The RNA (28S ribosomal RNA, nucleotides 1592 to 2653) from Plasmodium falciparum 3D7 has 811 modelled nucleotides. It comes from the structure "High-resolution cryo-EM structure of the Plasmodium falciparum 80S ribosome bound to RACK1 and E-tRNA". Taxonomically the source falls in Plasmodium falciparum (Eukaryota, Alveolata, Apicomplexa, Plasmodiidae). Rfam match: Eukaryotic large subunit ribosomal RNA. A reference for the family is Yusupov et al. (2001), "Crystal structure of the ribosome at 5.5 A resolution", Science. The 2025 paper behind the entry is "Antimalarial drug artemisinin stabilizes PfRACK1 binding to the ribosome". Released in 2025, the model rests on cryo-EM data to a resolution of 2.45 angstroms.

Context: one part of a larger RNA, bound to proteins that are not shown
RNA sequence: GGAAGUAGCAACUAUUCAAAUGAGAACUUUGAAGACUGAAGUGGAGAAGGGUUUCUUGUCAACUGUGAUUGAACAAGAGUUAGCCGCUCCUAAGGGAUAGCUGAAAAGUGUUUAAA
RNA sequence: GGGGU
RNA sequence: CCCCGUCUCAAAAGGGAAACAGGUUGAUAUUCCUGUGCCAAUAGUAUUAUGAGUU
RNA sequence: AGAUGGUAACAUAUAUAUAAAUGAACUCCUUUACAUAGGCUUUACACUCGGGGUGCGUUUUCUUUGCACUUUACCUUUAUAACAAACCUUGGAAUCAAUUUACUUGGAGAAGAGGUUCGUUGAACUCAAUUCAAAAA
RNA sequence: UUUGUUUUGUAGCAAUAGUAAUUCGU
RNA sequence: AAUUAUCCGAAGUGGUAAGGACUAUCCUUGAAAAAAGGAGGGAACGGCUUUGU
RNA sequence: GCUUUGCU
RNA sequence: ACUCUUAAUACUUGUAUGAGCGUACCAACAACCGCAUCAGGUCUCCAAGGUUAACAGCCUCUGGUUAAAUAGAAAAAAGUAGGUAAGGGAAGUCGGCAAAAUAGAUCCGUAACUUCGGGAAAAGGAUUGGCUCUGAGGACAUU
RNA sequence: AAUGUUAACUCAGAACUGAAACGGACAAGGGGAAUCCGACUGUUUAAUUAAAACAUAGCAUUGUGAAAAGCCACAACUGGUAUUAACACAAUGUGAUUUCUGCCCAGUGCUUUGAAUGUCAACUUGAUGAAAUUCAAUCAAGCGCAGGUAAACGGCGGGAGUAACUAUGACUCUCUUAAGGUAGCCAAAUGCCUCGUCAUCUAAUUAGUGACGCGCAUGAAUGGAUUAACGAGAUUCCCACUGUCCCUACUUGCUAUCUAGCGAAACC
Numbered sequence: 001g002g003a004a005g006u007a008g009c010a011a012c013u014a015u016u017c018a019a020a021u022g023a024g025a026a027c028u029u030u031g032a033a034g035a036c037u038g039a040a041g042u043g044g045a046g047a048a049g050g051g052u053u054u055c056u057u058g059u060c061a062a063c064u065g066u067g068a069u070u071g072a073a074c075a076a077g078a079g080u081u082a083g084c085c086g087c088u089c090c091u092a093a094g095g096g097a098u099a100g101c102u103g104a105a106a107a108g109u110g111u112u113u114a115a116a
Numbered sequence: 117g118g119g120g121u
Numbered sequence: 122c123c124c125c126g127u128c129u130c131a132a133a134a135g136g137g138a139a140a141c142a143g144g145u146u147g148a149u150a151u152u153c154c155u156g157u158g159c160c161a162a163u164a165g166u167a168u169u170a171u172g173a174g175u176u
Numbered sequence: 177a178g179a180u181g182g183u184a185a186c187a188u189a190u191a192u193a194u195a196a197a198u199g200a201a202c203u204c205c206u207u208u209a210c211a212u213a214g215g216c217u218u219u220a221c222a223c224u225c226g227g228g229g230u231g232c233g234u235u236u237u238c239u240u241u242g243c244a245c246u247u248u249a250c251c252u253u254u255a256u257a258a259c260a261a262a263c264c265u266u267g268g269a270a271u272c273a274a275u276u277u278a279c280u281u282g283g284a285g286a287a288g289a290g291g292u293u294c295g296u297u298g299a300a301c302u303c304a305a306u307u308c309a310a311a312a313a
Numbered sequence: 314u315u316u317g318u319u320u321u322g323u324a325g326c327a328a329u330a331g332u333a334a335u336u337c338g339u
Numbered sequence: 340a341a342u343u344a345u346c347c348g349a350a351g352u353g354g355u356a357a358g359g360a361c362u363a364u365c366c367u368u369g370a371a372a373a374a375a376g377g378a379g380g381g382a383a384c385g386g387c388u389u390u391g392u
Numbered sequence: 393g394c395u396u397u398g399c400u
Numbered sequence: 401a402c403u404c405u406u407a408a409u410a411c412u413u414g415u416a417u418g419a420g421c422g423u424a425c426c427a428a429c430a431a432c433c434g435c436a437u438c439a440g441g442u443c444u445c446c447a448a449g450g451u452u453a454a455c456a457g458c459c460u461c462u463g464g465u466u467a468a469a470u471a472g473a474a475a476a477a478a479g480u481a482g483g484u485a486a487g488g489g490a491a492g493u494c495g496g497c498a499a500a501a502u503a504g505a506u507c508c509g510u511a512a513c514u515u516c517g518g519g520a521a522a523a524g525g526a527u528u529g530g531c532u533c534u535g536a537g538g539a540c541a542u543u
Numbered sequence: 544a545a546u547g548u549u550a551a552c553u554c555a556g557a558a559c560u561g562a563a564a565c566g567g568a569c570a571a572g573g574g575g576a577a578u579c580c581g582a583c584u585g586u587u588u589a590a591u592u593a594a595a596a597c598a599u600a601g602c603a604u605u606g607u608g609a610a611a612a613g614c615c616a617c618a619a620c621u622g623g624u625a626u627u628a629a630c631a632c633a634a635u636g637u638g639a640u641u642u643c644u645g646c647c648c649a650g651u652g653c654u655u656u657g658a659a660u661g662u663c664a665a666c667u668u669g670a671u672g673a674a675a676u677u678c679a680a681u682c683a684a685g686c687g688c689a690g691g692u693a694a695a696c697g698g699c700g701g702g703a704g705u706a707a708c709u710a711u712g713a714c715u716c717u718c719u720u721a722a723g724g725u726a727g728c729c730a731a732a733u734g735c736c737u738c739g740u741c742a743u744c745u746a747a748u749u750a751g752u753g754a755c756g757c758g759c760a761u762g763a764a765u766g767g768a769u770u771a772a773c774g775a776g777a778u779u780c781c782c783a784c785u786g787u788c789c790c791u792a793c794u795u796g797c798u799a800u801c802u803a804g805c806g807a808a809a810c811c
Stems, first nucleotide, its partner, number of pairs: 001811002008805002015033006034466004043446004049426002054078005063071001083159002085422003089136002094130003100109003117125004140157005160418002164412007172404003178384001179188003198383001202379006211364004216359004221354001222352003227347001228246006247330001251325002258296002261293006272282003303322003308317001336341001365369001385400003391394001432441002448460004470803004478798008487789002491787001496784001504528005513518001515639001529560002532557006538549005561565001573782004578777002580774002585597002601637007613624004641768003645699003650696002652692004657688001661686002667680004700718005727761001728758001739755005
Other pairs, nucleotide, nucleotide, family: 003809tHS004808tHH005006cHS005806tHS006807tWH007806tHS010797cSS012468tWS014034tWS021025tWH022024tHS022069cWS025069tWS026470tWS027066tWW038460tHS039461tWH040455tHS041462tWW048427tHS052054tHS052079tWS052080tWW053424cWH055147cSS060062cHS060071tWH062073cWS064070cWW065469cSS072430tHS078148tWS082423tWH083139tSS086133cSS088419tWS090372cSS091132tWH091371cSS093131tHS097127cWH098110tHS098111tWH099110tHS102619cSS103105tHS103106tHS108620tSS111114cWH117126cWS120121cSS136372tWS136373tWS140151tSS141249cSS145150tWH171191cSS171405cWW172196tHS184264cSS185291tWS195405cSS199381tSS199382tHS200381tHS201380tHS208373tWS209372tHH215360cWW220355cWH226348cWH234239tWS248327tHS248328tWH249327tWH250326tHS254298tHS254299tWH255301cWH256300cWH260294tWW267287tHS268286tHS269282tWS269283tWS269285tHS275279tHS276278tHS278361tWS297300cWS302303cHS302304cHS307319tWS308318cWS310315cWH328329cSS331346cWS333344cWW334343cWH347348cSS365367tSS367369cSS389397cWW413416tWH425431tWS426431tSS428442tWH452454tHS477799tHS486790cWW489785tHS489787tHS490496tHS490498cWW490785tWH492787cSS493495tHS500784cSS503566tWS509523tHS510522tHS511520tHH512519tHS514517tWS515517cHS515770cHS531558cWW577778cWH580595cSS587594tWH588593tWH600638tHS602694tWS608628tSS609627tWW612625tWW617619tHS637764cSS639770tHS640769cWW643763tWS644764cWH647721cSS648695tWH657659tHS660687cWS663684tWS672675tHS698722tSS705713tHS706711tWH712713cHS712714tHS719723tWS720722tHS724725cHS724762tWS725763tWH726762tHS730737cWH731733cSS734736tWS745747tHS763766cSS786790cWS
């Protein structure tokens, strides 16, 4: 290349009206509805692991398996303050060593009579 | 090796 | 001047000096701000005060 | 060159701040310091019922009505109350008593009466000051 | 070292903080 | 940025945590050290200059 | 270092 | 006067308080491992109201969300996850595979056998809502 | 004894009431008569086997009195059990309870005695020889000789005749082994012939159960025979129940279908 614009894009109950922005809105933001999680929670706080993914601003060539003005994507600049929270100290199961002894050495063992 | 003078 | 008796590492859930509340940033908080507390260490000399003991 | 009180169990330094009650070599103890199961009990946090205040909601009908808020940290040996235990003084036990949910305990000293301490907890209890007038120089 | 009561205090921290309300101004 | 008023009366239920005094089980009896405290014993000792060694 | 005088 | 004890001051002393390192964020729901923005795996603490034996199941308040490698219409075969069926009741099939039937609590009643501990919820039978009433079970102070 | 205040939650009865319904949704055992295996709670082939396999308490056998011992590690030097000491440490079988555990030591293993004793190395000692060689002798262990041991490996027979109707063979004769399968049990998860014979269960039974036994090829810690309780273990029958079936029909979600967008692979 033919297969082929075909197989397929099916777990997680469910979406609707109006507005803003924009070249362009079913999947960006605002208000109104209808619903779910149901404290053994997609609620809060930590460890292992990750390493800037955090914040503000900008912003769309590729990515975000449909769209996309969204984004953990791309660019510029920022942000981590301890006598009282921890490490740092003690010893455990254990590891490495010193004396000595063995071995061609490489290594094995660790008071087996060390003037430590 | 240490600690206690 | 004496005696005792190897060195060192191994726990961010075991052992273990001592802190709380309110406020604050776009991003940190028992760490920053305000107020009130605690723990540990602090040579020698001299003075001055706080109490106690002995005539 | 070294303080006291109480019969006893034990107690005492309150100065800005309870800081001082001599003590060598050597020796002995205590804390750190510990499994599991079962019920009983106390206290904090949680939850709930009714009053008072404040604001909000419903209201054709009913409703002295439905909801929200009504807070208080470490530290001061915190003082003092209360309670499970242990110990001291007095007392002297069978007609055995005391007592728990269960039990446990006594001439190696029980009940009753009166005291000392630790632990829990952290303003309880007129707790602290305030005499109106009595009891203290 | 005594009585009901002298009357106070959320025992100090402590209301000066937090929460729920009613306010008047740029 | 400014001002005011409230912040107080009596109970019940038994979820969670910790302490207390107990009972029972084992051919199973359930760490250590740093560190801190208590006691026995009685060494030594009133001070300032005042001959010497 | 152990031999002599005062303030208790 | 002497001996202690605590506090402050002044001078001599090397310059007579409080070292160094961590601290942002995720912790899976797309920040970790599984070649990935994978329905998998991955340690600890907090825990409201009603019903109830119950931290179960179902519904709710505080807090969180309304998102998933797609949307609209149509609605036949066939598939996957389900629900019913007159009369019969395992005749189906290697085989009751799958599905139905039972089930909470209170009051009655329970055999063979047995290592005397059990078997045992053996087997079996009755009851259960709502509303209006009656009875039983404590604490405290004036006697 | 009398008066007064004041709670919490359960339990037992009665009347009335309704389309005879009421643990109203959620939540929530099917039961019985027997057989086989394993005693039981426990464990296992991560990703086709969860069991009757492994373990287990109980029972039995074996080695060893110590730093010159038993069992095991190391190249050496040294270690483990051992912070131990026969109620201990180490090596094996079987597998709760109950009732039992028969005969064989000829074969193969393991084990005990030793100068009376055959064989069996180096070294040493003699003889000979010029010497190298050659020859002979001597109490090592092991085998042989003589014993023990089966809860060590294992093993545990044939042919004829015979009882007043047939049939059978208590009895007898004869080969023959180390010993000749004992107590039990059985067409068994063990029997070829075999769908064995008889009874039972059904209408009809290569299935299930109870008996029989010359058992191809059953049997005692290779454990034999039972057995209450227990099991996501293997089988048969009964009651209840049902779309498994007679014999299929009707319905809901999610796909498939047609659109906008996006968009692979095996194979050839």